[PDB]
Molecule: Chains: A,B,C
RNA sequence: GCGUACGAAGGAGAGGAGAGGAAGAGGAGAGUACGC
Ligand code: A1AED
Numbered sequence: 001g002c003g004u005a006c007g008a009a010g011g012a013g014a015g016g017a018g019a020g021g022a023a024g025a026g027g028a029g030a031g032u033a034c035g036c
Base pairs, nucleotide, nucleotide: 001036002035003034004033005032006031
Other pairs, nucleotide, nucleotide, family: 007009tHS007030tHS010014tHS010015cWH010026cWH010027cWH011016cWH011027cWH013018cWH013029cWH015020cWH016020cWH016021cWH018024cWH020025tHS020026cWH021027cWH023028tHS024029cWH
C1' cells in the first nucleotide's frame, strides 16, 4: 500500500491544491484482526 472481517465511522485524493467546508459549514479522516 492492497484485499478481507467487524464497526455509524472516506479518498495523503477512489471527486474538488478546494468550481465545497483551510484543524473544516461533517471526518486530525475511530480502531482492531487476518492474509499478501
Ligand atoms: C486531510 C494531494 C487533503 C490530501 C485530515 C487536508 C484537507 C486543504 C488543502 N487533508 C487532506 C485532513 C486541507 C488544500 C486546499 C492529498 C484545501 C484544503 C489534499 C487536499 C487538496 C488537494 C490535494 C490533496 C489532501 C487529510 C487527512 C486528514 N492531496 N484540507 O482535507 S488528507